RNA sequence: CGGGAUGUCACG
DNA sequence: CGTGACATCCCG
Numbered sequence: 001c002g003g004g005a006u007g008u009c010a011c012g
Numbered sequence: 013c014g015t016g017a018c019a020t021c022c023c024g
Stems, first nucleotide, its partner, number of pairs: 001024012
C1' cells in the first nucleotide's frame, strides 16, 4: 500500500 | 442488537 482476525470503554 | 474511537495481532 492492500486485505483480515481480535479485544476494551462509552453511548444509542 | 446496533453506533462511534482506542488499541493488539496476522497475511501478501